[PDB]
Context: one part of a larger RNA, bound to proteins that are not shown
RNA sequence: GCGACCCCAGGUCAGGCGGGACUACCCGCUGAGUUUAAGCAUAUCAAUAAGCGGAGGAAAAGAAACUUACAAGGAUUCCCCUAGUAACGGCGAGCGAACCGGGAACAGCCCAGCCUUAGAAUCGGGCGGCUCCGCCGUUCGAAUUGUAGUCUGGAGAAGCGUCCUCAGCGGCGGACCGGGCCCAAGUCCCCUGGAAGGGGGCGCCAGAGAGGGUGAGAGCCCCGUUGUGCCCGGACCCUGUCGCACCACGAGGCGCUGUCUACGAGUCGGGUUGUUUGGGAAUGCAGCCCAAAUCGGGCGGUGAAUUCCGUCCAAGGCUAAAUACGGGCGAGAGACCGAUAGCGAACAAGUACCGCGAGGGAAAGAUGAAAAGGACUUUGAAAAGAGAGUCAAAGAGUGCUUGAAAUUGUCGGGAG
RNA sequence: AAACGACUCUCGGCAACGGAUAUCUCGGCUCUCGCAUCGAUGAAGAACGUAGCGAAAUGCGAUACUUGGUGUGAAUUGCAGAAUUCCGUGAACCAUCGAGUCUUUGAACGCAAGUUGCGCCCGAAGCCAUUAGGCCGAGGGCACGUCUGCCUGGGCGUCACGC
Numbered sequence: 001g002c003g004a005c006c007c008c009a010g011g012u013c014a015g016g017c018g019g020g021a022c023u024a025c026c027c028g029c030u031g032a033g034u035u036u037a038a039g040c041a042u043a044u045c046a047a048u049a050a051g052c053g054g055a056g057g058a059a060a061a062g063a064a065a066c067u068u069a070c071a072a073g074g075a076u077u078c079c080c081c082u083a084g085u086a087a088c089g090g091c092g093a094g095c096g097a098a099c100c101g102g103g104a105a106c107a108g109c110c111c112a113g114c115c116u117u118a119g120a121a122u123c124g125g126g127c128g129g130c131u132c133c134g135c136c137g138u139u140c141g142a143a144u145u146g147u148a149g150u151c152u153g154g155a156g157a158a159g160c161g162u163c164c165u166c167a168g169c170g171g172c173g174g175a176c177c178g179g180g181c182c183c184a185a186g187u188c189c190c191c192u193g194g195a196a197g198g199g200g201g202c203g204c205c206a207g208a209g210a211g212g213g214u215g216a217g218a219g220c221c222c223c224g225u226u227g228u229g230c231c232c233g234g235a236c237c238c239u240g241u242c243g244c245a246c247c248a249c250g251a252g253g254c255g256c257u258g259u260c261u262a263c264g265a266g267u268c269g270g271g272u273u274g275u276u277u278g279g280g281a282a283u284g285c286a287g288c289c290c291a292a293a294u295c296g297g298g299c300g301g302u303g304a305a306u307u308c309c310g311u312c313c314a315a316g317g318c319u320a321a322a323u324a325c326g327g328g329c330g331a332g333a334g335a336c337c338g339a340u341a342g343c344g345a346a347c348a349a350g351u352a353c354c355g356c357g358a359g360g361g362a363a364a365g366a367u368g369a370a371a372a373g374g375a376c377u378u379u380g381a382a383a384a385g386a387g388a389g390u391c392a393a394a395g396a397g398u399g400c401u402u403g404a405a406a407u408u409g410u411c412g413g414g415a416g
Numbered sequence: 417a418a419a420c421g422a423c424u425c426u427c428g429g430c431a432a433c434g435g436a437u438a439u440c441u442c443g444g445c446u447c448u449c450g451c452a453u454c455g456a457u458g459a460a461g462a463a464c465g466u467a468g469c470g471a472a473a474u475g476c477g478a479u480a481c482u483u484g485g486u487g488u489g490a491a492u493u494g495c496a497g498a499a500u501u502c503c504g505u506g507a508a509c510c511a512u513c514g515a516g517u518c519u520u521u522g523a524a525c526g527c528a529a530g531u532u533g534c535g536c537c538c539g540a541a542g543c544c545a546u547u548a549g550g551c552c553g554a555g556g557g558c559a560c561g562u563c564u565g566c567c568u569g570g571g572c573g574u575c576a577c578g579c
Stems, first nucleotide, its partner, number of pairs: 001577001003575003006571006013565006020454001025056001026054004036043001040090001066073002077104004088094001108318003111264001121147001122142009156260002158257005164252003168244007176234006183227001186202001187218001188201004203220002205209001211223003269290007296313005328451007336444002353360002365440002373400001376387004401438001407432010461521003464477003468495002483515001484513004488508001526534002535558004542551002
Other pairs, nucleotide, nucleotide, family: 002576cWW019456tHH019559cWW020459tWS023025cHS024057cWW024325cSS024326cSS025324cSS026059tSS030050tWS031049tHS032048tWH033046tHH034045tHS035044cWW037092cSS042092tWW043093tWS056058cSS057324tWS058323tWH061076cSS062075cSS063107cWS063108tHS063319tWH064074tHS065268cWS065297tWS066311tHS068070cWS068310cWS069300cWS075321tWW076322tWW081100cWH082099tHS083098tHH084085cHS084096tHS085097tWH086096tHS087095cWW087278tSS089092tHS089093tHS097278tHS104322cSS105321cSS106320tWS107319tWS107320tHS112152tWH113151tWW120143tWS120146tHS122147cSS155261tWS163164cHS175235cWW182228cWW184205cSS184208tWS184224cWH185219tWS185220cHS192196tWH193216tWS194215tSS195215tSS196197cSS196198tHS207226cSS208225cWS210224tHS214218tWH216217cSS248249cHS248250tWS264315tHS265293tHH266267cHS267292tWH267315cSS268291tHS276283cWW277279tHS281302cHS302303cHS327452cWW337341cSS338441tHS339346tWS339365tHS339441tWH341346tWH342443tSS342444tSS344349tSS345349tSS348472cSS349363tHH350351cHS350361tWS351362tWH352361tHS355357tHS364399cWS367371tWH367396cSS368370tHS368372tHS368393cWS369392tHH370391tWS371394tWW372390cSS372396tWW374389cWS374397tWH375388tHS380383tHS389397tWW390394tWH391393tHS391396tHS402437cWW403435tSS403436tHS404435tHS405434tHS406433tHS455523tWS456525cWH458523tHS458524tWS458525tWW459524tHH460522tWS465480tSS470472cHH474481cWW485514cHS489506tSS489507tHS490506tHS491507tSS528531tHS539554tHS540553tHS541552tWW542552cWW544550cWW545549cWS546548cHS
C1' cells in the first nucleotide's frame, strides 16, 4: 500500500412499513374513596370509577405438563345446573368459585433439535416475456453463525412385504346476495256539507281489509299492500351435470422388526417480599436470592419423610363455530312519551348565551282546504281607527286550532 | 236627611291579561335484526371561501348549493332571466355511481407561529442570449423511526499478502 472479514457512520440513494381518529362490545396496565360494618383501622365498596395503552368484526381462549379416583372422561368458548354450595371472613359485616351432569357449536394443526453433502435442492431485488393476486428465463444479492425438505410424541427414522390411495382444465345450471319493470276492484244514484272520504241505496276486488295521501271514519280516487311473470349485476366460494388427457418416479394407507427413537434453561422448581384469589402451613402474578433433571419432570386443594399408584408432558407458534355488542352503516317493531312529557335538543341545538380556562348550556311546534294573506273610501304625522272586501268561519288576520285560573277595566245589582 | 255620588268589597254579562286544557306530531325512548367499511394514496377535527339575488342550516372546493357517467323521463320555483329536434345526447333545488376536481390546516412532514413570517433543492414553457452560461417561473420536492437492497466511508476490531 493492496485485499478479505467484523462493527459502525453518512445518503432528498431504489423500493416498502409505522404514528393519528372512534367507543357499545374486546385485550394489557394502573388504581381510589364515597359507602357498609349502625363508631373504626383488617374487610367491604372493588381485583370497580377515574387514569395510560392495543385490535377486530367480533376480540380473547384454544388442542391438556387437563378433569378425576369412576364401569372413568378428553382443545377452546358460551347457556342451565352445580350454588349462595366447598371455601374465605375483627369466622363480624359480608364474600364465594370449580368438577361431574344436560344443552349451543365443534376442527384440527405448524415448528426447534441427529439425519442433502454425488455440490442451498431455499428465498429477495433488477431486467425481459406470459393464459399476470401469479408462472417462466437471465443477472445480482441473502444464506453454511443454515434457507429448503423430513419429523412434533397421537408419533417417527430405517428395512422388508401388500399392491390399497393420491395428479387438471373449460362450459351450462342450481344455491346466496343486491337491484329494475308491469299487473284487482265505484270514485255509480239521493241527502247534509266549503270540501264526502259522512248517512242511505245499488255494485265490485280480495293469496291485496299492512300502511300512508287526497278539502271530515276511503278495500275499489292515488301511492302502496298480496301473488305471479320478466330483466340486470356481484360474489369464483358451495353444489349438479357435461367435453378432453387422465402419466404413480415418488409420497401416503396397512402388516411385520431381537435396530434406533434426539421432545424448548436464569426455564421449571425452591426461599422470601408485595399484591391478588374461595384457594385455607400460602390460588395466580411479579421483584430479589438460589437454581435443576432425563429409567426423568409437573399435578393428585393440610405442611414433612418413606413406599407405591393415577394422570399428563411446560418453559415455541397458528386456528373457524357456538358467545359479546347504549359506537358506525342499514332495517323492523312497541300495552313507551306526547312540547314543563319524551334525548339537553320535534325548530339554522350542543345552537344563542356565559366563563381566561377546564367547562356550563337554554327558550323556542299548530292561520286556512286553498293566501283566497284584507283591494278601495275616509280620519290621522304615523302606528292605526271607522267602513268595505276574502273565506264555511276572521267568533281563523302570519307568534294566527281551542283559549282555564291567578290578575285587571267597563256596565248592572247589592253591602260597608 | 246618611239620600245621590266617590272609595272598598262582593255577585253577573262583556272586554282584557296569561297560556292551562283537549285534539295533533317528518321528534324522542325502548326492544329486536342484518353488515363490517377511517388514516402518510394524508383520517377525524379545525379555518376560509363558494349561489343572479344568502346571513344561518344543508351542500360543495377557485371545475366551489356543483363537473362527468348511468337510470328515470318534463321540470325548478320565493322573484328574475336562460335553456331543452319536449316523438328527445333530454328539464329537474330528481335518483344513484364507476370518471374527474378537491383551497389553508390538522397524526402533519424544511424551520416556525398571537408571523399567511424565515430557509434550501429540482424544473416545463418564454426573453434575448449558441456545443457558453443569465432573467423568470408553471409545477414539484427537502421531517422522524424503521425493513430489504445499494453507494460512499471510518477504526490494527480480526487476519493475510508486500515493503
Shown are 579 nucleotides from a PDB entry: RNA (25S rRNA, nucleotides 1 to 416; 5.8S rRNA, nucleotides 1 to 163) from Nicotiana tabacum. The reconstruction used 335,291 particles. Ions in the entry include magnesium, potassium and zinc. It holds a match to the Rfam family "Eukaryotic large subunit ribosomal RNA". Gene Ontology terms of the family: ribosome and structural constituent of ribosome. The literature on the family includes a 2001 paper in Science by Yusupov et al., "Crystal structure of the ribosome at 5.5 A resolution". The work is reported in "Structure of the actively translating plant 80S ribosome at 2.2 angstrom resolution" (Smirnova et al., Nat.Plants, 2023). The depositors describe the entry as "Cryo-EM structure of the plant 60S subunit". The structure was determined by cryo-EM at 2.14 A resolution and released in 2023.